Description:
Shown are 684 nucleotides from a PDB entry: RNA (23S ribosomal RNA, nucleotides 2032 to 2810) from Spinacia oleracea. Ions in the entry include magnesium and zinc. Boerema et al. published it in Nat Plants in 2018: "Structure of the chloroplast ribosome with chl-RRF and hibernation-promoting factor". Keywords: Chloroplast, translation, ribosome. Released in 2018, the model rests on electron microscopy data to a resolution of 3 angstroms. An Rfam search finds the family "Bacterial large subunit ribosomal RNA" in it. A reference for the family is Yusupov et al. (2001), "Crystal structure of the ribosome at 5.5 A resolution", Science. The PDB entry is titled "Structure of the chloroplast ribosome with chl-RRF and hibernation-promoting factor".

Context: one part of a larger RNA, bound to proteins that are not shown
C1' cells in the first nucleotide's frame, strides 16, 4: 500500500483480522461505548552519534579596541 | 631644568563686515588665559572575553565520573606460526670507560663438624649432596672447567660494503658467511663490525653544529643552498591533525539512530517468592504437636538487577476515579485431618478461587503508621490492566528563590512556589435494535430447549443449655426457629423529592383608555411558598430453595495377591459455600433452521 478485515492458545523481529490447529461465526444497516489495528496527528523535543550549527562564560589559544608610556613629525627663543 | 611668545588649543552678550541680519553657527580684525606642553599623524612596549575568530580525541556490554592509550615478558593460545575482551599477573623510558673486545686461570650455593672476642649468620680449615647459586633491574628461555667468578694487555662500542634469508597491508624491524682496508689481543691457530638473548624508543617538514675535489639567476666572487657526519620533541593521546587552543547550555537548533539507553515486552532466573530433601537439637523425658540450626534440590516469573532481541519518519508516565476479568502460593465463609485438641478459643496442614475482602486521619504516592468497626478487612497479574475513557497533585521544559559545588557562564537520581493533556469511530471487536433472504406451497398463534446468561452469598441473637465437658472459671457439636447486612428483580397504595402542566403570594416596570381586575418582561419559571398524573429513592414488597445427581479431601463396610493385615488393582457406602440439574430470562439463523392446532391456494 490493494484489502474478501473473528476468538482461543501456539509461532515467529521474542506482542498476529492475514502462518499452524481447533472453537465459534447466515447476509446487510441504525444508534450508542471505544479494548486492538504497537490507531491519527508532528522524519523524538529524552539518551547516543556527527571532527554538525548557534548563544554564553573564563586565569582556554591567538588577536583587535579603549587607555597609560617613550622615539621621531608638528616645534621655537634666552637662560640654570 | 624653569622661564619667554611667535607656532598650535581654549573663549569673548568685544569689536566691524554687505540690500540687510548673524544676541542664530561663522567669518575678518583686536584682546584674555593657556603654552611649546598637550591634540593629531606615526613606529615601539605594556595594556580589559568589552569585542571577534576558534579548539576542548578516543576506546567504552548507553552516556558520564573513572581507568586505559606506546615497547617488552609469561600465561589464556586449543603441541607450527599468528589469534581478541574494561581477561589474569609483572616490567620499560636504562645502565657499564668495564659490567665491551681478545688471551688465560678458576667455580658458586646448601648442611655439618672444629677454632677467641663471634652469638643462628662475618673471617678460617675440612667433610658430604652437586648446579639446588649467579648473570646490573621484570618475566620466559638459556649458560657448570660456563655466557656465572678473576687476572694480563687493550678499543672492533671501527672505516667502504655484501650473496642469501626470517618477519610482514604499507612504512618499520632482524639474523649474516664472505672481500677489501688498518688495527687490538694471542706463541700460533684463531677471535672481535658493543653487550646471554628479547624492553631501555618517535616517522617527516624545518632548524643547528662540523666537514665537504658539487650548485653559485649576465661574468668573476659573495650571500644562500646542496652533500656527507651527526644533535634538537613525555609530538606519552606514543603512525605523531595546528609553531600556538579550556569550559557551559534547561533559551536552544539541525542531520541521524532501536547500531545506543530511560518505559514496557522478551530471554535469563543472581536477587526476590513460594515448596521440599537430611535432622543436629528446642520441645518437663519424646527429633519431625509446634519451630527446625548446619547444608542440599526445586518450581514461580509479581522484585532489585543481568544482556540490549521488537519499537527513535513517537510504544505518553507514578498514583488516584470508574468499569472489568482471571491465577492461588487461602485473610473470612464451606467440609477434614493431627494436636502437647478437656471444653470455648487457637495452632499447623489438605479439598476447594462459588462469593466477599469496610469507612476515614497523614503523605503527590506505592509501600506504611494510625482511628472506629467487621465473619475477615488476602497476596498478585493483564503494557507495574485501563489517559483516541477521565484527573494532572508527583517526574521530565521554559521564570524565581535558598542551602552547596564551581574564578565564571552554569550545574544537583536536593528542596521550594508556579507552570496549556488535543481528538466528528474507518475496520475487527462489545451492548442493543431493525431489515432482508432462508428454513423445500405461503401463513397466523402457541411451543420443546441444544445452547447461553442471570442468580444460587453472609452476620447476630434466641431455644436446645447454663445441658455435655470441666476441680472451678468458663462454656459447646449437631439440629430448629427469628431479627439484619449487602446484592438482584419489580412497584408508587404508603412518607417524600422534582414537576418550566396547574395554583396561590409578591418586588419593579411597559401595556390593555383610566379606577378594579388582567396580561407581558425581569434567560431556557422574575423571586418564592405548595402540588396531582408521571419518573424516583429514602420509599414500599419479594428473592435466594432441594433428605436431587455425582465428585474432591477424608472417615468407612466386606475382602484378595501376602492363611495374618489392608477403604480396592473386583464391588459398594457416607459426605464440601466447589461440579451438574433444578429456580429467574432470553432462545430453532439450533442450516442440526424443530414440533403441534388452525387457516389459504380463485378465474378462463
Nucleotide at each position: 500500500g490493494a484489502c474478501a478485515u473473528g476468538u482461543c492458545u501456539g509461532u515467529g523481529a521474542a506482542g498476529a483480522u492475514g502462518c499452524g490447529g481447533a472453537c465459534u461465526a447466515c447476509c446487510u444497516g441504525c444508534a450508542c461505548c471505544u479494548g486492538g489495528a504497537c490507531a491519527g496527528a508532528a522524519a523524538g523535543a529524552c539518551c547516543c552519534u556527527a571532527u554538525g550549527a548557534a548563544g554564553c562564560u573564563u586565569u582556554a589559544c591567538u588577536g583587535u579596541u579603549c587607555c597609560c608610556u617613550g622615539g621621531g613629525a608638528u616645534u621655537g627663543g634666552c637662560u640654570u | 631644568a624653569u622661564u619667554c611668545u611667535a607656532a598650535c588649543c581654549u573663549u569673548g552678550u568685544g569689536u566691524c563686515a554687505g540690500g540687510a541680519c548673524c544676541u542664530a553657527c561663522g567669518g575678518g580684525c583686536c584682546a584674555a588665559g593657556g603654552g611649546a606642553c598637550a591634540u593629531u599623524c606615526u613606529c615601539a612596549g605594556g595594556u580589559a572575553g568589552a569585542c571577534a575568530g576558534u579548539u576542548u580525541c578516543u576506546a567504552u556490554g548507553g552516556g558520564g565520573c573513572g581507568u586505559a592509550g606506546g615497547c617488552c615478558u609469561c600465561c589464556c593460545a586449543a603441541a607450527a606460526g599468528g589469534u581478541a575482551a574494561c581477561g589474569g599477573a609483572g616490567g620499560c623510558g636504562u645502565g657499564c670507560a668495564a659490567a665491551g673486545g681478545u688471551u688465560u686461570c678458576c667455580u658458586c650455593g646448601g648442611g655439618c663438624c672444629g677454632g677467641a672476642c663471634g652469638g643462628a649468620g662475618a673471617u678460617u680449615g675440612g667433610c658430604c649432596c652437586u648446579c639446588g647459586a649467579g648473570u646490573g633491574c621484570a618475566a620466559a628461555g638459556g649458560c657448570a672447567g660456563a655466557a656465572g667468578g678473576g687476572a694480563g694487555c687493550u678499543u672492533g662500542a671501527c672505516u667502504g660494503c655484501a650473496a642469501g634469508a626470517c618477519c610482514c597491508a604499507c612504512c618499520c624491524g632482524u639474523c649474516g658467511a664472505g672481500c677489501a682496508g688498518g688495527g687490538a689481543c694471542g706463541a700460533a691457530a684463531g677471535u672481535c663490525g658493543g653487550c646471554c638473548u628479547u624492553a631501555g624508543u618517535g616517522a617527516u617538514c624545518c632548524g643547528a653544529c662540523g666537514g665537504u675535489g658539487c650548485c653559485g639567476a649576465g661574468u668573476g666572487g659573495a650571500a644562500g643552498g646542496g652533500c656527507c657526519g651527526u644533535c634538537g620533541c613525555u609530538c606519552a593521546a606514543c603512525g605523531g591533525a595546528u609553531a600556538a587552543a579550556a569550559g557551559u547550555u534547561a533559551c536552544u537548533c539541525u542531520a541521524g539512530g532501536g547500531a545506543u539507553a530511560a518505559c514496557a515486552g522478551g530471554c535469563u532466573g543472581a536477587u526476590c517468592u513460594u515448596c521440599c530433601c537430611c535432622a543436629a537439637g528446642a520441645g518437663u523425658u519424646c527429633a519431625c504437636a509446634u519451630c527446625g540450626a548446619c547444608g542440599g534440590g526445586a518450581a514461580g516469573g509479581u522484585u532489585u538487577g543481568g544482556c540490549a532481541c521488537c519499537u527513535c519518519g513517537a510504544u505518553g508516565u507514578c498514583g488516584g476515579c470508574u468499569c472489568u476479568u482471571c491465577g492461588c502460593c487461602a485473610c473470612c465463609u464451606g467440609g477434614g485431618g493431627c494436636u502437647g485438641u478437656a471444653g470455648u478459643a487457637u495452632g499447623u496442614u489438605c479439598c476447594a478461587a462459588g462469593g466477599g475482602u469496610u469507612g476515614g486521619g497523614c503523605u503527590g504516592u506505592u509501600c506504611g503508621c494510625c482511628c472506629a468497626u467487621u465473619a475477615a478487612a488476602g497476596c498478585g497479574g493483564u503494557a507495574c490492566g485501563u489517559g483516541a475513557g477521565c484527573u494532572g497533585g508527583g517526574u521530565u521544559c521554559a521564570g524565581a528563590a535558598c542551602g552547596u559545588c564551581g574564578u565564571g557562564a552554569g550545574a544537583c537520581a536536593g528542596u521550594u512556589c508556579g507552570g496549556u493533556c488535543c481528538a466528528u469511530a474507518u475496520c475487527c471487536g462489545g451492548u442493543g435494535u431493525g431489515g432482508g433472504c432462508g428454513u423445500u406451497a405461503g401463513a397466523g398463534c402457541a411451543u420443546u430447549g441444544a445452547g447461553a446468561g442471570g442468580a444460587c452469598c453472609u452476620u447476630u441473637c434466641c431455644c436446645u443449655a447454663g445441658u455435655a465437658c470441666g476441680a472451678g472459671a468458663g462454656g459447646a457439636c449437631c439440629g430448629g426457629g427469628a431479627a439484619g447486612g449487602a446484592c438482584g428483580c419489580a412497584c408508587c397504595u404508603c412518607u417524600g423529592g422534582u414537576g418550566u402542566a396547574c395554583c396561590a403570594g409578591u418586588u419593579a416596570u411597559c401595556g390593555u383608555g383610566c379606577c378594579c381586575a388582567c396580561g407581558g418582561u425581569a434567560a431556557a419559571c422574575g423571586c418564592u411558598g405548595g402540588g396531582u398524573a408521571g419518573c424516583c429513592a429514602a420509599g414500599u414488597g419479594c428473592g435466594g430453595a432441594g433428605c436431587g445427581g455425582a465428585u474432591a479431601a477424608c472417615u468407612g463396610c466386606u475382602g484378595a495377591a501376602a492363611g495374618c493385615a489392608u477403604c480396592u488393582a473386583a464391588g459398594u457406602a457416607g459426605u464440601a459455600a466447589g461440579c451438574c440439574c433444578a429456580c429467574c430470562c432470553c432462545a430453532a439463523g439450533a442450516u442440526g433452521a424443530g414440533u403441534g392446532c388452525u387457516c389459504u391456494c380463485c378465474u378462463a